[PDB]
Molecule: c-di-AMP riboswitch aptamer (ydaO/yuaA leader)
Organism: Homo sapiens
RNA sequence: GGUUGCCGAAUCCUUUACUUGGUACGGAGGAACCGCUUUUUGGGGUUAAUCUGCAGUGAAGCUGCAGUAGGGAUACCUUCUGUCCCGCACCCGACAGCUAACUCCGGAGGCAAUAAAGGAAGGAG
Ligand code: 2BA
Numbered sequence: 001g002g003u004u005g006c007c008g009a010a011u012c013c014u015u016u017a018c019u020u021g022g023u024a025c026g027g028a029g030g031a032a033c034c035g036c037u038u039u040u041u042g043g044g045g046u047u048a049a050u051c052u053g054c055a056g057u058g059a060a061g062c063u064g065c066a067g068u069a070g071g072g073a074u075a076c077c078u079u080c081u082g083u084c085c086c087g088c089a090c091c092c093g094a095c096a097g098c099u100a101a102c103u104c105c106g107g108a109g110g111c112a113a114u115a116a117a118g119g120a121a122g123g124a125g
Base pairs, nucleotide, nucleotide: 004112005111006110007109012022013021025106026105027104028103029102034097040094042095043092044091045090046089051067052066053065054064055063056062070086071085072084073083074082076123077122078121079120080119081118
Other pairs, nucleotide, nucleotide, family: 003005tHS008010tHS008108tHS009106tSS011023cWW014020cWW024107tHS030101tHS031099tHS033098cWW042093tHS043096cWS047049tHS047088tHS048070cSS048086tWS050068cWW057058tHS069087tHS082116tWS092096tWS095096cSS
C1' cells in the first nucleotide's frame, strides 16, 4: 500500500479478454572514502526464521525434544504491562563488505470469528 481485521515487499491498472506494458511497495549487484585482509574448513543472498547442547545416526543431512538470536498478534491508533504465539522455506553456483553514477530483478502466498478483541498512559472520535 491493501483488508472487515491479521502476517507479508507483494496492492491496484492495462492488454488479449493470456500476460504485453505499467504500479503502491520491495530485493540484489555495483566507486571514492572507510572496512576486512582469513580465503574446501568454501562462501553468499531473500526471510523474523538464526545459533545452541541432547538423542535417534558413526559422518554430511534428516527427524524429535529442550532451548535461543530474532520476530508477530493482543480488534479505533501508538507505546508500556500482562497474555498467546512464530522461530519455516527457498535460492546463487566459485562469486559479491560498504558503495555515488549505473545495472539487473520481485510485486507471491497464507490465515482469523465471544476472544487476554485484558489493563493502563497519550491520541483520535
Ligand atoms: P497469532 O498471533 O496467534 O495469529 C493467529 C492467526 O490469527 C494469524 O494467522 C492471523 O491470520 C489471525 N490473526 C492474528 N491477529 C489478528 C488480528 N488482529 N485480526 C485478525 N486476525 C488476526 P497467521 O498470520 O498464519 O499467524 C500464525 C502465527 O505465526 C501467529 O500467531 C504469529 O504468532 C506467527 N506470525 C505471524 N506473522 C508473523 C511475523 N511476521 N513474524 C513473526 N511471527 C509471525